[PDB]
RNA sequence: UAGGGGGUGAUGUGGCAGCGCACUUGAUAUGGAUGCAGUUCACAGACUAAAUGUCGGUCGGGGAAGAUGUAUUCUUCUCAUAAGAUAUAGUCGGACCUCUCCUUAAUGGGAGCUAGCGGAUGAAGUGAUGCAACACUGGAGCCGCUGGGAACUAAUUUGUAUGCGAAAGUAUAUUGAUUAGUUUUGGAG
RNA sequence: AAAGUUAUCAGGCAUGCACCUGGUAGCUAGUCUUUAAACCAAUAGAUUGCAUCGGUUUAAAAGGCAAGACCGUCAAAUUGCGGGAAAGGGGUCAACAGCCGUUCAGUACCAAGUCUCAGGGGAAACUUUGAGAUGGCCUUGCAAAGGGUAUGGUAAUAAGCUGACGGACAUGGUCCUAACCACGCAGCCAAGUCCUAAGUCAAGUGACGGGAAAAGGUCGUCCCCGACGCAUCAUCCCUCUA
RNA sequence: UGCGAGACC
Numbered sequence: 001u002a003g004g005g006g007g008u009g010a011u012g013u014g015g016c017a018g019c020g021c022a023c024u025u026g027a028u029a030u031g032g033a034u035g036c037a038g039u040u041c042a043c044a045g046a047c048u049a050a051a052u053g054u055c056g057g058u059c060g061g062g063g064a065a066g067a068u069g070u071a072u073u074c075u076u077c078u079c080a081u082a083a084g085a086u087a088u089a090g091u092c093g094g095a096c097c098u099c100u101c102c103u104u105a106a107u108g109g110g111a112g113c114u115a116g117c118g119g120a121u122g123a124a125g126u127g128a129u130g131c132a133a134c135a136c137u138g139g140a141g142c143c144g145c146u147g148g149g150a151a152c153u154a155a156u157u158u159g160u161a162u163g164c165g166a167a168a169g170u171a172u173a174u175u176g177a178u179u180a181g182u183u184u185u186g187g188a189g
Numbered sequence: 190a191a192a193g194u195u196a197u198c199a200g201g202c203a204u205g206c207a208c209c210u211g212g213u214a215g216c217u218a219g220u221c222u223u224u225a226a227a228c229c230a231a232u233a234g235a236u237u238g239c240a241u242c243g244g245u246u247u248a249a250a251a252g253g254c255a256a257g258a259c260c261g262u263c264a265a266a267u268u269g270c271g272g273g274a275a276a277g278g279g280g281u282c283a284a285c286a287g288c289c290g291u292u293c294a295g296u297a298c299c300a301a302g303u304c305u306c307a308g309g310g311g312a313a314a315c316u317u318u319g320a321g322a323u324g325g326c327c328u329u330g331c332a333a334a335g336g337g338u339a340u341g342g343u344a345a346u347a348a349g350c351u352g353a354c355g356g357a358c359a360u361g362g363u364c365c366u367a368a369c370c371a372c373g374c375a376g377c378c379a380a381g382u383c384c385u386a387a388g389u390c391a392a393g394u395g396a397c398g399g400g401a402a403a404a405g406g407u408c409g410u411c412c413c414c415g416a417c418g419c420a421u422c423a424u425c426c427c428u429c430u431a
Numbered sequence: 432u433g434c435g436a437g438a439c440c
Base pairs, nucleotide, nucleotide: 001431002430003429004428005427006426007425008423009422010421011420012419018434019433021395022394023393024392025391026390027389028388031384032383033382034381038377043093045092046091047090048089049088053263055261056260057259058258059257061079062078063077064076065075066074067073096187097186099112100111101110102109103108113148114147115146116145117144118143119142124137125136126135127134128241129240130239131238132237133236150183151182152181153180154179155178156177157176159174160173161172162171163170164169192217193216194215195214196213197212198211199210200209201208204333205331206330219254220253221252222251223250224248225247226246227245228244229243234242268375269374270373271372272370273369277366278365279364280363281362282361288356289355290354292353293352294351295350297343298342299341302323303322304321305320306319307318308317309316310315326336327335397415398414399413400412405440406439407438408437
């Protein structure tokens, strides 16, 4: 002397709001797993409420474990609120005979689709608690109507394929349309 | 007494666990409701009349339950089923299409569950498809240990089947209904429990804060100081490398 | 980091 760092002085510097984007932190289930003395497990079954049902809170009872701690005390887990929920308190609906399919050699058992509308009907709950009334919702179930032309069956009418056939016409399968019937019936607190 | 709880003994009982029946030892009184008083607040409400309103403490006193006592929340799923079964009511059988089997031939299958590998849906959680490895029964309270585990098995999401043979029984066998089981299998479920956050919500960063200043009511521009620093200069002082 | 005198009630 070339490169780098700290220190001093000098000059200038954009950014003090708000707005748009990314991240992190916490939360969130319309995202998932789990979830009963839950359903099956009622008299075949439907509806309302919550209970002896699940999950919690006040505690307490027995044991065990961790922490504070003078002993105590605090926390967690475990066992549990006698037993009846294989229908509890109710509104319903069934019970017995009766029709069509499947099964059971048999006593029997398994099934017979579904929607909408209108009317009556209160079970129930909504009115601070209980009693009377009143107002508003008012399920299930009942009755009637419209059906969805849906599932099944028989017939009629086509079309196509094949057998009977030279053709026509016949029979079977499938397809489009129409008609008729069941998708329970009737009695029964 | 009974009951709860912990330990222990015996039996059903069986390698083990856990169910019941008995036995022993230690412990268990509180909780809730009515009412009086005291201390708080105006509790107190969406139709009409009748009466009453809410908490803490002291509890004089009264009652219920009891190793349990009291008070709320949840209303949804509600399917396909299978193994036994009291008592009662019926069918069937003097040996059968009903029952049973170290029997003989076969019909279909390898599940439920666990792990791994290829993927799929999804952000993840999670879910699902296919293949491979374990498992299949004894054991229907569990199957932890054991035997076996493809010459091994089939309960409900792998026929615990079909045919033949054998055995069985009237004080009887079996089947149907059926209170019920310590009921069980797969699936499903409200409240509740657990995981994550595509998106969403609130937040501090990624060119500050204070003084000062201003708009009808706060922060801003601008003025100052520092902070964030930089660009250069005195190649200023030093230092390390070349 | 970016727009940014002017923004909020």

Notes:
Entry title: Structure of a Tick-Borne Flavivirus xrRNA. Solved structure of RNA from Powassan virus, 440 nucleotides shown. The reconstruction used 55,485 particles. The work is reported in "Tick-borne flavivirus exoribonuclease-resistant RNAs contain a double loop structure" (Langeberg et al., Nat Commun, 2025). The entry also models magnesium ions.